[PDB]
Context: bound to proteins that are not shown
RNA sequence: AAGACCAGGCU
DNA sequence: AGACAGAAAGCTCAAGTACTTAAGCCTGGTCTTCACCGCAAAAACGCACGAACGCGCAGACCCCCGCGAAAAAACCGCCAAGGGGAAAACACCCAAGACACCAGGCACGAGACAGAAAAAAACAACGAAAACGGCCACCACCCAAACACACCAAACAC
DNA sequence: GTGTTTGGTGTGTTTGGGTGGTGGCCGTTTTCGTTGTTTTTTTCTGTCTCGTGCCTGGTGTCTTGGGTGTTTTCCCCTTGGCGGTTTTTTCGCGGGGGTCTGCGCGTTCGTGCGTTTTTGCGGTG
DNA sequence: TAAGTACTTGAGCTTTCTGTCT
Numbered sequence: 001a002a003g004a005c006c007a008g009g010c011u
Numbered sequence: 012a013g014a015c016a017g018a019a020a021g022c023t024c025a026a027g028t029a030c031t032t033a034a035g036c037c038t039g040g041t042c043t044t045c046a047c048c049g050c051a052a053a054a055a056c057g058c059a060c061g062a063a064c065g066c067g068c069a070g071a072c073c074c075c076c077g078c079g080a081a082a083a084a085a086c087c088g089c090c091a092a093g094g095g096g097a098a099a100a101c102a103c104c105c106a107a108g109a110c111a112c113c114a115g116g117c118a119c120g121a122g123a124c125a126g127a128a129a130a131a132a133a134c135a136a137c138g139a140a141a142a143c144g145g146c147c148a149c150c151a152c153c154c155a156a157a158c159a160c161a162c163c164a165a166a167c168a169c
Numbered sequence: 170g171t172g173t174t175t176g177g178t179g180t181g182t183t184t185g186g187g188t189g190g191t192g193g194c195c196g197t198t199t200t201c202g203t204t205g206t207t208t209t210t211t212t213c214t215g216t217c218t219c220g221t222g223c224c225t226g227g228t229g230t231c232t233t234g235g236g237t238g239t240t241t242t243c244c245c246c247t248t249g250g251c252g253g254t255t256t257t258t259t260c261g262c263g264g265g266g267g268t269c270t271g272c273g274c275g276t277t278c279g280t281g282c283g284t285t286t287t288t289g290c291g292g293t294g
Numbered sequence: 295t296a297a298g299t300a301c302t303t304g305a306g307c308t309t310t311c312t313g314t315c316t
Base pairs, nucleotide, nucleotide: 002043003042004041005040006039007038008037009036010035011034012316013315014314015313016312017311018310019309020308021307022306023305024304025303026302027301028300029299030298031297032296033295046293049290050289052287053286054285055284056283057282058281059280060279061278062277063276064275065274066273067272068271069270070269071268072267073266074265075264076263077262078261079260081258082257083256084255085254086253087252088251089250090249091248092247093246094245095244096243097242098241099240100239101238102237103236104235105234106233107232108231109230110229111228112227113226114225115224116223117222118221119220120219121218122217123216124215125214126213127212128211129210130209131208132207133206134205135204136203137202138201139200140199141198142197143196144195145194146193147192148191149190150189151188152187153186154185156183157182158181159180160179161178162177163176164175165174166173167172168171169170
Other pairs, nucleotide, nucleotide, family: 047292cWW048291cWW051288cWW076264cWW095245cWW100240cWW155184cWW155185cWS
C1' cells in the first nucleotide's frame, strides 16, 4: 500500500 | 408370395446434477503480508608443546679524559663577472567561427574462455644416519700506500 | 702566437698490513623410504567480451586575427671567489672504567589445533 | 445455506423392416 475481519449508524 | 412377429433404432418423458444470486450508503478500529531450513565462520574450552620469559655470568666494546701535531676553518679585502632590471619586437599561442567526424549510446549475436567440480598421482615434507663443505685460526706474500724526482702541460698575460 | 709558471701525471724505491692459502672440525646438506596432499587433468556451465549496426550531436579541427610574452641586448650594481694570515680544534694514540649485550639454563603460560556451539545470512514450500 | 433453472441420463413404448412360415 493492499487485503481481511469486526463493531456501529441511517433508511 | 404374403402375412405374422420380433427385434431394431428411435423417441419421448421423468429423476439427478451443476450453477447462480444473495439492498443502498456511510463511519471507524485492528491485524497481517513467504517458517522452516541449515552452512558460514566467528567463537569456547580443553591439552599439549615450546617459544619467550627470567636471571645469572662473561667481557667486549663504548664512553670519558688526557696531550700534540697538524690542518682546516675563520676572518679580511680586492674585484670581476654574473644576476637582475629595463626595453624592442615579432611571431607563438589563444580565441572565435563553420563544417564535419566519430565517440557515445543502445541494441542483439556468437561464442571464447573463466570458474567450478571430480579424479588421480607425482611431488614435498618427515625422521633418520652420514660425511663432507664451510667456517675459524693463523700463517705468509705483495699491492698499493707513501715519499722523493721529474717532465710535462695547462693558464693567463701580452 | 710567444712566453713564463703553477698543477698534475708518470716514474722509481721502500713498507707493511691486509688478502689469500692451508689445517682442523663440526654442523648442515644430503640419501633414503614412507605419507600425505597440492597439485594437475579433464569435463562441465554459461559469463562476458568482441563484433557489428544505426543514429545523434558533442566534440574535433582547420583557419584568420592579433596581441603579448618570450628572446635578445645593454648596462649595472653587487656579492661570491681567490688569496693571505691567524686561530683552533679535529683527530690521533693511549689509558682507564663500566655498562649492557650475548650465552646458557630453567619454565610456565600462551597459543595452535582440535571438537564443538552458534547468528548471520541466505533459499523458497 | 437455501432456493430455482438448465442440462444430462435412464426407463418405457412406439414404427418398420427383415426373417419365417403357412

The depositors describe the entry as "RNA polymerase II elongation complex with upstream nucleosome extracted from human nuclei".
An RNA from Homo sapiens, together with DNA: 316 nucleotides with solved positions.
Among the 16 different proteins in the entry, which are not shown, are DNA-directed RNA polymerase II subunit RPB3, DNA-directed RNA polymerase II subunit RPB1 and DNA-directed RNA polymerase II subunit RPB2.
The reconstruction used 32,065 particles.
The 2025 paper behind the entry is "Multiple structures of RNA polymerase II isolated from human nuclei by ChIP-CryoEM analysis".
Released in 2025, the model rests on electron microscopy data to a resolution of 3.6 A.
The source organism's lineage runs through Eukaryota, Teleostomi, Tetrapoda, Catarrhini and Homo.